Shown are 23 nucleotides from a PDB entry: RNA. It was solved together with LGP2. Crystals were grown by vapor diffusion, sitting drop at pH 5. Uchikawa et al. published it in Mol.Cell in 2016: "Structural Analysis of dsRNA Binding to Anti-viral Pattern Recognition Receptors LGP2 and MDA5". The depositors describe the entry as "Crystal structure of chicken LGP2 with 5'ppp 26-mer hairpin RNA with 3' GG overhang and ADP-AlF4-Mg2+ at 2.0 A resolution". It was solved by X-ray crystallography to 2 angstroms.
Context: bound to proteins that are not shown
RNA sequence: GGAGCGUGCCG
RNA sequence: GGCACGCUCCGG
Repeated sequence: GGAGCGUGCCG
Repeated sequence: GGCACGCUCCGG
C1' cells in the first nucleotide's frame, strides 16, 4: 500500500 | 454481483 487469493456473510 | 476480514506476493 498496490495486486493475487481464500474464509465468513448477504442476494 | 456485493460486504467484511484474513493471508500471500511484490529479485528469495